Shown are 66 nucleotides from a PDB entry: RNA (mRNA with 27 nt long spacer), together with DNA. Method: electron microscopy, resolution 7 A. The entry became public in 2020. The reconstruction used 5,979 particles. The entry has 55 different proteins, among them 30S ribosomal protein S14, 30S ribosomal protein S15 and 30S ribosomal protein S8. The PDB entry is titled "Escherichia coli transcription-translation complex C1 (TTC-C1) containing a 27 nt long mRNA spacer, NusG, and fMet-tRNAs at P-site and E-site". The entry also models magnesium and zinc ions. The entry is indexed under Bacterial transcription-translation coupled complex, TRANSCRIPTION, RIBOSOME. The 2020 paper behind the entry is "Structural basis of transcription-translation coupling".
Context: bound to proteins that are not shown
RNA sequence: UUGAUUUGGUGAGAGG
DNA sequence: CCCTGTCTGGCGTCCTCTCACCTATGA
DNA sequence: TCATATTA
DNA sequence: TTACGCCAGACAGGG
Numbered sequence: 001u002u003g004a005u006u007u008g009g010u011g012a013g014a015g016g
Numbered sequence: 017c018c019c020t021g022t023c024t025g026g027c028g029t030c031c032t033c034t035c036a037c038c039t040a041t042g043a
Numbered sequence: 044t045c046a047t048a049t050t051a
Numbered sequence: 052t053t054a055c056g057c058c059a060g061a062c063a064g065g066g
Stems, first nucleotide, its partner, number of pairs: 010036007017066012040047004
C1' cells in the first nucleotide's frame, strides 16, 4: 500500500 | 482515664442475550 | 455559533 | 430527596 465504529455510560427485561 | 454510643466508610456472584436513550444556552 | 461553567 | 445490613474503625463523652 487493498476497508470501518460499538464498547463508554444508564435504564428496563430475560437465561443458567 | 478506660468503656461507650455514635458516626463514617466499605464490602455485598459469576458468564451471556435482547431492547431504548443520550446538556442548555443564544445575541 | 461559540464560549459559560453547576441546583429543588 | 429519604425506604439496606453488617462490620470494622475512629471519636467525643463520662464515672